[PDB]
Context: bound to proteins that are not shown
RNA sequence: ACUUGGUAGUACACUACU
RNA sequence: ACGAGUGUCGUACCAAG
Numbered sequence: 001a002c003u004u005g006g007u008a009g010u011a012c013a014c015u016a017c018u
Numbered sequence: 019a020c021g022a023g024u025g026u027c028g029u030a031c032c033a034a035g
Base pairs, nucleotide, nucleotide: 002035003034004033005032006031007030020028021027
Other pairs, nucleotide, nucleotide, family: 011013tHS019029tWS
């Protein structure tokens, strides 16, 4: 590189002034 | 191609053959 099979819920995210 | 960009990115990932 190509074929088959498997996996995957979020920017893991958010402030000082009410 | 598209998104982003006068910071190397996304453009799925893994295993087997």